[PDB]
Context: bound to proteins that are not shown
C1' cells in the first nucleotide's frame, strides 16, 4: 500500500463500505 466515521489505545485500535 482504494474510500469513509470514532478516537488524548498511534511501531495503531475499533467500526463501516446494497436499495
Nucleotide at each position: 500500500u482504494c474510500c469513509c466515521c470514532a478516537c488524548g489505545c498511534g511501531u495503531g485500535u475499533g467500526g463501516g463500505g446494497a436499495u
Keywords: HYDROLASE-RNA COMPLEX, FERREDOXIN-LIKE. Shown are 19 nucleotides from a PDB entry: RNA. The structure was determined by X-ray crystallography at 1.44 angstrom resolution and released in 2011. Protein in the same entry: CSE3. The depositors describe the entry as "Structure B of CRISPR endoribonuclease Cse3 bound to 19 nt RNA". Primary citation: Sashital et al., Nat.Struct.Mol.Biol. (2011), "An RNA-Induced Conformational Change Required for Crispr RNA Cleavage by the Endoribonuclease Cse3".